[PDB]
Context: one part of a larger RNA, bound to proteins that are not shown
RNA sequence: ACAGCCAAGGGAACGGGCUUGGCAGAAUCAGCGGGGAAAGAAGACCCUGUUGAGCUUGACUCUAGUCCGACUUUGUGAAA
RNA sequence: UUUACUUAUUCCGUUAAGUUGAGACUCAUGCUCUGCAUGUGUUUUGGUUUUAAGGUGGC
RNA sequence: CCGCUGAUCUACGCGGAAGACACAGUCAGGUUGGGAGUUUGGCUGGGGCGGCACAUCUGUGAAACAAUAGCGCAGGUGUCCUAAGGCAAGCUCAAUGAGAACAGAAAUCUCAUGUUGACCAAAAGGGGAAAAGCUUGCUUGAUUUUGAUUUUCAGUACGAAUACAAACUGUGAAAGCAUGGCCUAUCGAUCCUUUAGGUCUGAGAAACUUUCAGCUAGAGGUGUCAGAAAAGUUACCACAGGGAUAACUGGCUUGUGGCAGCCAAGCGUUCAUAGCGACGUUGCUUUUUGAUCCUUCGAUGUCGGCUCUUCCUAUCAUUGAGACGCAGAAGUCUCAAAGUGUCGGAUUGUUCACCCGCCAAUAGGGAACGUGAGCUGGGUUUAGACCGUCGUGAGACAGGUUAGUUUUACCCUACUGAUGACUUGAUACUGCGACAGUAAUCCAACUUAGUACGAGAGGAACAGUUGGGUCGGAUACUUGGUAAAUGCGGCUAGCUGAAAAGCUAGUGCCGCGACGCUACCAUCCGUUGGAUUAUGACUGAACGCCUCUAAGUCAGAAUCCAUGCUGGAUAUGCAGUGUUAUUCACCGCCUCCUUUGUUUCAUGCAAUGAUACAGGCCUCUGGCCUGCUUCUCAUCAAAGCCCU
RNA sequence: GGGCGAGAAUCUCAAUUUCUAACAUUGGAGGUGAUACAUCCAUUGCAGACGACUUUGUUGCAACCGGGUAUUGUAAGUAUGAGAGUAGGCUUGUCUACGAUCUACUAAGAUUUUUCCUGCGUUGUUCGAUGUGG
Numbered sequence: 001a002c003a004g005c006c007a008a009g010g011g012a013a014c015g016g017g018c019u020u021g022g023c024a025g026a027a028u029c030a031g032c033g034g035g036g037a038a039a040g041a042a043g044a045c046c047c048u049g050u051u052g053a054g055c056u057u058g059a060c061u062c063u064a065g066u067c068c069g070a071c072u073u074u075g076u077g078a079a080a
Numbered sequence: 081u082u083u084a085c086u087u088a089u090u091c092c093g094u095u096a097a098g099u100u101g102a103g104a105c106u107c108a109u110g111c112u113c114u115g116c117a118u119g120u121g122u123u124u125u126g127g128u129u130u131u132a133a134g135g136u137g138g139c
Numbered sequence: 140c141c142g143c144u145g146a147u148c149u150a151c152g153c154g155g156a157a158g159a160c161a162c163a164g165u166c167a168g169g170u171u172g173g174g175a176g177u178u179u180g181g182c183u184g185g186g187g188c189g190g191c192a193c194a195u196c197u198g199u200g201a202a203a204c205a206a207u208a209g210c211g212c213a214g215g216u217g218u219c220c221u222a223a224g225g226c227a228a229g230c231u232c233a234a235u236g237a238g239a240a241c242a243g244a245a246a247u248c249u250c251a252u253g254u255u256g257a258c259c260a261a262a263a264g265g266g267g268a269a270a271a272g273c274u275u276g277c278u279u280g281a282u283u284u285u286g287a288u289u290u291u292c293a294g295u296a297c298g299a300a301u302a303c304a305a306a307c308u309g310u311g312a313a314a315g316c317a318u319g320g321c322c323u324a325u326c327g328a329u330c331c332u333u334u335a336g337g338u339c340u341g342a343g344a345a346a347c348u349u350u351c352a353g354c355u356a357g358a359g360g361u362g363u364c365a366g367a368a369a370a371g372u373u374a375c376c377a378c379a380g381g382g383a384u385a386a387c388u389g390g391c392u393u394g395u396g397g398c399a400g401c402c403a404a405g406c407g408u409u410c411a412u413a414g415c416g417a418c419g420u421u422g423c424u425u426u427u428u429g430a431u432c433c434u435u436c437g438a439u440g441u442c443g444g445c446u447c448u449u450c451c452u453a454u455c456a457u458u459g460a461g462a463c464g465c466a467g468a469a470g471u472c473u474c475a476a477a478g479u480g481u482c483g484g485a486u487u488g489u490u491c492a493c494c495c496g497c498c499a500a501u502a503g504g505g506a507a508c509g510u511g512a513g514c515u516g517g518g519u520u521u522a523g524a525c526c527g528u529c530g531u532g533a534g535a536c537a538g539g540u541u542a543g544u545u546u547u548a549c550c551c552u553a554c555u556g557a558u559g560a561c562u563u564g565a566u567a568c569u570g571c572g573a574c575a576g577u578a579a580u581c582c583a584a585c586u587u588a589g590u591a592c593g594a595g596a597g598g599a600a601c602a603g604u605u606g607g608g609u610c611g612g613a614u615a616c617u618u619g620g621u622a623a624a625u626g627c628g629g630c631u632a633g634c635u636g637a638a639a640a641g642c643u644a645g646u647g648c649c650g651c652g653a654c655g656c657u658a659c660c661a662u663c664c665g666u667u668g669g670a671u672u673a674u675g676a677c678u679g680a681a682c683g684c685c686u687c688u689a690a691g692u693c694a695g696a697a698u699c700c701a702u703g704c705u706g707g708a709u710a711u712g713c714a715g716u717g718u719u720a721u722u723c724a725c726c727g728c729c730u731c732c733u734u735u736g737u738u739u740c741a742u743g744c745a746a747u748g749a750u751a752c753a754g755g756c757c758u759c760u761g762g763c764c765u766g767c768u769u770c771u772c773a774u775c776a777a778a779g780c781c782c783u
Numbered sequence: 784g785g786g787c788g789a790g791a792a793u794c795u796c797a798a799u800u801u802c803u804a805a806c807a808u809u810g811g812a813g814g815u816g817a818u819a820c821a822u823c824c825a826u827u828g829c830a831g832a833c834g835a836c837u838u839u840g841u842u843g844c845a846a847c848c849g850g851g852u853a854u855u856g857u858a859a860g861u862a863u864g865a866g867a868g869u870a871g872g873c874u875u876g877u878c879u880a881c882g883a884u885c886u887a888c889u890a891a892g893a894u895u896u897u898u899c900c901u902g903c904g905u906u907g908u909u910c911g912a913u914g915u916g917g
Stems, first nucleotide, its partner, number of pairs: 002016001005022005027558005034552003038547002046381004051377002053373004059177005065170003069166004075085005090156004099150001101148002134144004180193001181191002189210001194216001196214004217364001218260001219320002224278007232256001234252005258267002261325001263323003282306003287301004295365001308317003331359005337354001339353004389433001390431001392429001394428001396424006405415002442517001443515003447509001448506005455480003458475006482496003486492001523541004527536003564719008574706004579609007592597001610665005618658004626651005631644005667701004674694004726816001729813003735807001738804001746769001754764002819915005824840002828836001843908005849901003853894003860888003864885001868881004
Other pairs, nucleotide, nucleotide, family: 001017cWW004036cWS010015tWH013389cSS013390cSS014388tHS026559tHS029832tWS032553cWW033034cHS033548tWS033552cWS036512cWH037435tWS046185tSS047384cWS050367tWW056532cSS057059cWH060172tHH064171tHS073162cWS086158tWS086159tWH088158tHS089157cWW089161tHS100149cWW105120cWH105121cWW106119cWW106120cWW107119cWS110115tWS124125cWS132146tHH133145tHS138140cWS171173cHS177369tWS178370cWH179371cWH184210tSS190192tHS195215cWS196262tWS197263tSS200209tHS201208tHH202207tWW214262cSS215324tWS217362tWS219223tWS222279tWW222281tHH231270tWH232257cSS233253tHS239247cWW243244cHS243246cWH255268tWH257270tWW266271tWS267270cSS270272tHS280307cWH280317cSS283318cWH286302cWW291296tHS305318tWW311313tHS311314tHS327361tHS327366tSS328361tWH329360tWH361366cWS371533tSS381436tHS385436tWH388434cWH391430cWW393395tHS395427cWW403417tHS404416tHS406411cHS407413tHS410464tWW411416cWS424453tWS432433cHS440511tWH440545tWS441519cWW446510cWW454456cHS454476tWW455477tWH456499cSS459673tSS466592cSS466596cWW467591cWS467597tSS476697tWS480500tSS481502cWH485493cWW497501tWW498500tHS510513cHS516545tHS522543tHS530532tHS530533tHS548550cHS557833tWS557834tHS562711tWS572707tSS572710tHS573707tHS573709tWS578610tWS587601tHS588600tHH589598tWS590599tWH591598tHS593595tHS615657tHH615658tHH622652tWS658660tSS666702cWW671696tWH672695tHS673695tHS678688tWH678690tWS679689tHS680686tWH682684cHS688690cWH706709tWS725817cWW732810cWW737805cWW743771cWW746767tWH751754cSS756762cWW757762cWW779789cWW780788cWW782785cWW782786cWW805806cWS826838cWW827837cWW828830tHS830835tWS831834tWS848902cWW852895cWW856891tHS857889tSS858891tHS865884cWW866883tWS867882tWS873876cWW874875cWS874876cWS882883cSS895899cHS916917cHS
């Protein structure tokens, strides 16, 4: 998806459909919350990726800022 | 290596108003009348101080 | 009627401070998570921590060629050495036995024996005795030139090794041997740097000559060892994916947990077995916990409690038995037993646990560790914050602490209740009851009785009588509850000119308040038969006797099945009875004869004692059975036409 | 129910051997028969979410009304009655005007089926509609 009653079995190790049984009679209304591993989200936990981002520092490579020296700016005097 | 200059450069202030070096006006500590000066002059009160008076020369 | 002086000349330096230093520009060095960019290996019975199984050697696993796995097993390597390399010669080792002043269990010397039991740098394994061992002598083949092959293997590389070739040396008389260690491990691409070699090649306009670039061979190193240059944290988190892979259930397994057997050393005054049971040994279970990774990561809503149902028995109580170290009472053990029952509270989120109490007893479990579109949200497991320990820090903690959103049913089924079409007619009434569900169950007192039993203390039971608990089904006379009969009365505020009547305050309040509904907060009621279980017996063999059993019977339970109770649109079940259409208008029933259309199934689609099987039947002094394998039926002209 | 007779073929070498049985149905003959209910509707409340279910449709039901039986607690109005007291006016005693509440007429008045009971009470209940056959 298609659909909608169950038991056991095997099976991707808890089937609505498969096998073996129990069974099975139109069409409807009000409720209910056992099931539909019901719906809502490409699991927020965990791992993987040679995918990121925030934050830290004694990671690696740098860097604004700053400290220090030289040269120019830079002239005129005197003494040891 | 140390310390002088001032114009580069830098910083502050002003409504860019009185700087530099000489000079006299007043009294005053007071010395000699005129001197070097050392010197000061609005300070007594919650006033006022502006468009100068005076002096002196050109009609 | 307009000037200068009053209001001094001076030189156009507005007045000061700093000054060839600051500042600024360009280089150079230090500092700089303030900020940027980036990184933060792999294997891995999930990841992490631990380890190296990541290069590499020995033995074993390995299943007698070769090959062969795991975080299999026992160990080893990143070296060491001018001798521990090479060659030749001489010699024999460990150990034992018997001997020699000081001297022994161990010194040194001597003989005898000594197949390797020593030693060969180191793991383990091969190999070795006029050597491969030990001692001495002489030496540097641990040298040079490049190729081939073997090993891993893609038949690539590195490394390691083997066998020659062409030199030159060593040792030895010589044959030979020697390209490091007796053999199996002991190690490294490109790029870059570095040195060694050549009467070498080039720097491209041409010489000379420094520097540079080449060609050939080594070294400097990548241990993640076919070779990136690299720390953390995220609970503020994000993305792509993963059931290839953890945390729930389920599945295999059952060590661990739990439960039950077998043997008999002893315990049990005496006596293995009433009740027990060591040393051993065989099972079961999936209510514990592991082990595993099959299912699920485009989500199966992760503890506990509350509520509600059902199931299991490995039975705590109740029923009926059996055994005893059972006198009675009280118990302990075992069988049939899951019909009925298993409670109120304190502390903790608890599951468990531990107390107080009651009770007949307060047994253990399952159902997706039942149960979140059922609740709750105390716990766990987001974001805020606190403490302690750890971290230099961001932060971390199976350490503690407080605050923190629990979404949707109207679909299908299920379950609970409600109507309802149709079936040899309609419609009405009374019924039958297949099948399904079921209901009662425990205790106490009085007498029995201070009896039985007992040395005494103590101390039962059945029948009878009377109550109570839990559960179930009804009902409202009374008692209680309910009030918007707004039933009657009372009171406050406002409003209608007052009185009277009321109205508004979403029921304005207070008292009583019929009917109804309703409560262990009220009252009533809750059947009697059969078949058996455990167990105890009868008769009685097999086995002259015995025996509950083999053939035959009997008693017997809180059990089972009926009965009774509820339903029966739970059998598309079945029976009896009433009335069956205002008189042309349809509608029956019973014959006679024609239209069509149904059939799970026409061709004689046939036949009525009742039994037994180690016996039966009768037509019965006889006869029959050994199959409906029989006995009837079937003709003569048409499946036609004429006469009972 | 048994019994009479009659050249049946060329249905040309087989073609299902077309007719059984009861069940229902279309239309005819003769014999005998029959002249009813259910649903909607309105009403009920023993019932009820809506359907359904229980009663009633002319001695009945419904709406009124009267009497029962209940519930509350003594209505309005009137009373020179009682009234803690207090104003006013004439002559000493009443009269007049206010005044919660009290007592009597007053176990009074009010309410009483909507899901109570009850009846020589009064008036209603009109019209109908839709279907079913052996």
Source information: Primary citation: Li et al., Cell Res. (2017), "Cryo-EM structures of the 80S ribosomes from human parasites Trichomonas vaginalis and Toxoplasma gondii". 25S RNA, nucleotides 2474 to 3477 from Toxoplasma gondii: 917 nucleotides with solved positions. The sample was in a buffer at pH 7.4. It holds a match to the Rfam family "Eukaryotic large subunit ribosomal RNA". Its Rfam clan is "LSU clan". Method: electron microscopy, resolution 3.17 angstroms. The entry became public in 2017. Keywords: parasitic ribosome, rRNA, rproteins, RIBOSOME. Among the 41 different proteins in the entry, which are not shown, are Ribosomal protein eL29, Ribosomal protein eL36 and Ribosomal protein eL27. Entry title: Large subunit of Toxoplasma gondii ribosome.